[PDB]
Context: one part of a larger RNA, bound to proteins that are not shown
RNA sequence: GCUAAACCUAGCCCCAAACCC
RNA sequence: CCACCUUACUACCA
RNA sequence: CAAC
RNA sequence: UUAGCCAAACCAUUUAC
RNA sequence: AUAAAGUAUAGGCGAUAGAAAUUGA
RNA sequence: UGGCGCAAUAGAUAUAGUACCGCAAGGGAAAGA
RNA sequence: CAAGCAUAAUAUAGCAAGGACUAACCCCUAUACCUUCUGCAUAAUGAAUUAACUAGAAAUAACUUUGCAAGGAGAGCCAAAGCUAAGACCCCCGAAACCAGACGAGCUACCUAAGAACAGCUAAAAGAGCACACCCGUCUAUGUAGCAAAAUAGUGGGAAGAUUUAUAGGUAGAGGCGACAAACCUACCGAGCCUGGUGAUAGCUGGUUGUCCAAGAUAGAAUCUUAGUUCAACUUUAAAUUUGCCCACAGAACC
RNA sequence: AAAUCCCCUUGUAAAUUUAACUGUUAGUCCAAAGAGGAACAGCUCUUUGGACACUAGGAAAAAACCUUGUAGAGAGAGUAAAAAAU
RNA sequence: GAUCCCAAACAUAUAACUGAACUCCUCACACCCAAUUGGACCAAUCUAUCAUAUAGAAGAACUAAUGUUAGUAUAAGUAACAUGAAAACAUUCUCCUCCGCAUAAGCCUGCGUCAGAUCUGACAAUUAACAGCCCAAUAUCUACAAUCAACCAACAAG
RNA sequence: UUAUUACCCUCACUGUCAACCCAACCAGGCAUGCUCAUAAGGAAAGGUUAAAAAAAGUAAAAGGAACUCGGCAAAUCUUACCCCGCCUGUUUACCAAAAACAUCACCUCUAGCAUCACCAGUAUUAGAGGCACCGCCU
RNA sequence: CCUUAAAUAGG
RNA sequence: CUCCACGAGGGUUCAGCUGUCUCUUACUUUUAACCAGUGAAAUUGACCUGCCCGUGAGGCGGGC
Repeated sequence: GCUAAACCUAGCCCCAAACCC
Repeated sequence: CCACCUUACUACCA
Repeated sequence: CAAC
Repeated sequence: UUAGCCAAACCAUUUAC
Repeated sequence: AUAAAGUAUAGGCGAUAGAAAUUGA
Repeated sequence: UGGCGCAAUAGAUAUAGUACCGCAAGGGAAAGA
Repeated sequence: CAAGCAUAAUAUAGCAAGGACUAACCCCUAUACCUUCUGCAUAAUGAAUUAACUAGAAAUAACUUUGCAAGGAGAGCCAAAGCUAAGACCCCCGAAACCAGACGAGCUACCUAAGAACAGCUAAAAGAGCACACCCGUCUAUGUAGCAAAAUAGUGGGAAGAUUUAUAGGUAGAGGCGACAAACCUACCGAGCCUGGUGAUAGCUGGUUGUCCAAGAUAGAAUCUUAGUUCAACUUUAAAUUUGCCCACAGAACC
Repeated sequence: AAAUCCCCUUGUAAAUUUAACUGUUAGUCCAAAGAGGAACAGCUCUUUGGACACUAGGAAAAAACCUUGUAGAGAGAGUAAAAAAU
Repeated sequence: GAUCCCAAACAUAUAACUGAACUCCUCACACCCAAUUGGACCAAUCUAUCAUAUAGAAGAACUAAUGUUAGUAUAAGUAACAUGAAAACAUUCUCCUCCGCAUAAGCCUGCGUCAGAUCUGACAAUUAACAGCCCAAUAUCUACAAUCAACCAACAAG
Repeated sequence: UUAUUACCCUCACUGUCAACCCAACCAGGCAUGCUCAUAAGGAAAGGUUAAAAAAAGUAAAAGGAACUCGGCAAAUCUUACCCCGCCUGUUUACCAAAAACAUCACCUCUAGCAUCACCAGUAUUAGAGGCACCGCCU
Repeated sequence: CCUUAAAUAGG
Repeated sequence: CUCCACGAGGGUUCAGCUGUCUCUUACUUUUAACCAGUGAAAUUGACCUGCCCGUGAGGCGGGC
C1' cells in the first nucleotide's frame, strides 16, 4: 500500500391466547 | 377464467 | 378391478 | 398386534413411551 | 397436575417394571 | 400478550426446499451491510 | 489494516531464544508442543496458518449459612434436635451393525414381445477355414490426479452362430439372477440404496478451553476376569478425641 | 545368618475415630537374599531398601549411579559430589 | 574388523583453589510433582439497583479432536494446456481421417444478425407432401415356410 | 382377411434449429441407411535450442539366445513331442479366460397327471442329480 | 538310456 | 485305459530369425531446457535445514 477488517436489520426461537384455511 | 390420475397439468366413448 |  | 438398536456389562423370559 | 408412592404388586424375585381406592385442580 | 431468547458460521435448512447432487426414494447449500 | 504479501532478498553457527553488550551477528547457556506407553533425544499419534464455532446437564447423603425450634413445612412429609430454604457435584466426536418402511433391472445377470446386422475369398445345409464391419480383451509397452474413477498403441480370440445388437416389459434385498467366480443387481455387494427407531451401542481411539497457592503414587481379593469393574490399601477435605511414632531391659520351639 | 515382633523411658507432634467424596492399583532401574533359565543369556518371579515418574549440580551425552530438596531479588560468600593407573 | 584416528597438551615452582536452586549474607515470602482433592481471585455477556460497583444468572473463556466453515499461504509461477504455412483477409499451398451426410434415440436454442465485452442483452428463426396422432359392429374363415424359390436336399417347423 | 349391417363427412393437430447426446469438463460409449476413400470433413508443430534421464520409431559391423525365471519384446517362418481338457462356447464389469463352468453321450432318483409356470404338455414325457462322446473294463 | 560341452528340467 | 480333431491352456525340442545379449551407437518424433500466455495437487509443527565418532541423530556430546 493491496488483500482485507468493521457494522445493523431481514428475519427467526419459546410462550400465551384463539380451533385453521 | 382454462388445464390437471393417459406419458399429471391433455376439451370429446362400453 | 378397488380400503378395513 | 410396532420388529428391533438398546439394559441385564454375553443372551435365550424380561427391558420405560 | 400435586399426594397417596416409587407403597401394594410384577420380575432369569436379576436388570428393571409399577397401579388403584382416596385427594384436589 | 410476553422474553436475565438469536442477531448473518447464531436464529428455522431458508433470500430456498430454490441452485446443485441422484435414475429414484431422497440429499441439500451459499450469501447482504 | 487477522493470516498473506509489498514498501525492504541474503552473509560462517545450528528448536532460532536468553544472559547480555557501546554494538544486529559474533561470546556462554540451551534435546520443539499435545496425547499415549514405566521415563521416552521424534519411540509413536496430531497440528500449514489466521478468523469464527466447538466439549461437566442431575439425585441419595454430607458440609456451610439463614428462619422456626419439641416441632418444622402455604394439606400429603419428616420429627428420640429436628425440620423448611438456598448454596455445591456427574462431558464431546467416531464404528462395523440391527430392525422397519419406501426407491431402484435406462448399468449389469436372466427372460419375454416384436425388429436389425453379419463384406470378400475358400467351401456347400457346417455351433466349417482365412478374414472386414461387429463383439471380446491373450501378451507387452504407455498411462497411474492419467484423454479415461480401467483408457491408448501394437499383438490377439470369435466373427451364419450356444453370435451380436437397437426398442418396450418382467424378476427386488436373505430377495432377484447366476454356462458357481460369493459373479452381478446404477462406479465402493460374504449381501443394494434412502428415510426412520438414531444423539444405536462401544470395557476401544481421539479430545476436553481463565489466573495463583496448597496436600498428593505402585500391599492385596474376586470377577466368561487381567485393554475393565467392585471391595480393600493409599490420597484429600471437614470434625471429635487422646495418645501415635522412635525405643533400650524382659519376652516369642521343639525341628 | 542379616534381622523381625512387643513395649517403660527419651526425641518428638502426631495418631485414632467420625462424616463425605473422587483418583491410583497389578510400573522401570540400582544394592541385597532367594526360586526358574548355568552359577549365562541383560532372562520370569517373591522379598527388604533406594531412586524415577518433582528441583538442582556432577560421571561426556545420561529418568534409575553420586551430591542436594520448600521454591522470590543480588553484578556477595563457604561448601557437597566430582580428573585414571601400568 | 568393517564411512574418518578422535579433545589439544603436559614427565617436577611447595596444595591449595574451582565447583549447585545445599548453607550464610542484605531484603521479600502462599509463589517448582502426574491422576485426584481443598482454597483465593477473575476476563466477557444479560438482569435488578446505582446512572464502573454490590448482587443475581449463564450457550460464561480453545497453542491441539487426520474437528467444521470461510480467508490466504507452501509445493510453484513448478506439473500441464494451446494456433498447419504465406498473404492482397478475397485467396493459395502442405498434410490427414473407418471418415462423412441422414434418420432414430437423446438434448432443448447451445459460434444466425445487431449492440455492449474478453461472455451479457435485444432481435430473428425450424412453414408438410416426410414422421407421428388411427380403425363401427357381428360371424366367417385363416393346413403346406423362408431362403433370386425352380430343380434336388432338409430341421431348429416359420 | 373376407359376407351382412351403419356412414355420402375432408387435411386438423403436433416434430422440423445447432458445432448437439451418456461420461463432473473428455484418445471413452452410442442402433440403422448410404459414400469405401472420399464431391464430405478436418489440422498432428504458441516461438526457439537440439543437454541428460524417459517414451515411440528407423538403421547396424562380427556372433546369433551366450540375455533371462522363461526367446517377454522384436525379426522370421518351419518341425517334433509330452501333461490337462474330448470339441465350438462361458466366467471372476476394474490384478486370475485356466487344468474351472457348460456341453453332446451314459447312468441314477422322483412323478399316472388339467385351464396362470412345467403345459393348452402325458413314461420314447417332465423335474432333480452324478459323470463327460465314441472304442478298451467295472 | 536319449537329449547338452555340461541336465534338479523334457522323453 | 490307447483314443483322431481342437486350445491366446501348461512343459520341452529342431531350424531360422533378430540390439534379448556379448557391447552398445547414430538419427528422427514427443518429452525436454529457454522466451511469451493461462495456471493445479498430494505435502507442510517451526527451521537461521552440514560431515565424522560416541551415546541412546541435521538438532545431544566431543572433534572438523

The PDB entry is titled "Cryo-EM structure of the human mtLSU assembly intermediate upon MRM2 depletion - class 4". Shown are 826 nucleotides from a PDB entry: RNA (16S ribosomal RNA, nucleotides 1671 to 2703) from Homo sapiens. The entry has 47 different proteins, among them Growth arrest and DNA damage-inducible proteins-interacting protein 1, Mitochondrial assembly of ribosomal large subunit protein 1 and MIEF1 upstream open reading frame protein. The reconstruction used 224,933 particles. Keywords: Mitochondria, Ribosome, Assembly, Methyltransferase, MRM2, RNA modification. The structure was determined by cryo-EM at 2.89 angstroms resolution and released in 2022. Ions in the entry include magnesium and zinc.